[PDB]
Context: bound to proteins that are not shown
RNA sequence: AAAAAAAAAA
RNA sequence: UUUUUUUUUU
Numbered sequence: 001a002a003a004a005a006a007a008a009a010a
Numbered sequence: 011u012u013u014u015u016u017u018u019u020u
Base pairs, nucleotide, nucleotide: 001019002018003017004016005015006014007013008012009011
């Protein structure tokens, strides 16, 4: 740094 | 699309 799961926001 | 938790990759 991106992605997947839960959550939150938009 | 950004963040938090688990994971993974780098």
Solved structure of RNA from Satellite Tobacco Mosaic Virus, 20 nucleotides shown. Primary citation: Larson et al., Acta Crystallogr.,Sect.D (2014), "Satellite tobacco mosaic virus refined to 1.4 angstrom resolution". The PDB entry is titled "Satellite Tobacco Mosaic Virus Refined to 1.4 A Resolution using icosahedral constraints". Taxonomically the source falls in Tobacco virtovirus 1 (Viruses, Riboviria, Tombendovirales, Tomosaviridae). Protein in the same entry: Coat protein. Released in 2014, the model rests on X-ray diffraction data to a resolution of 1.45 A.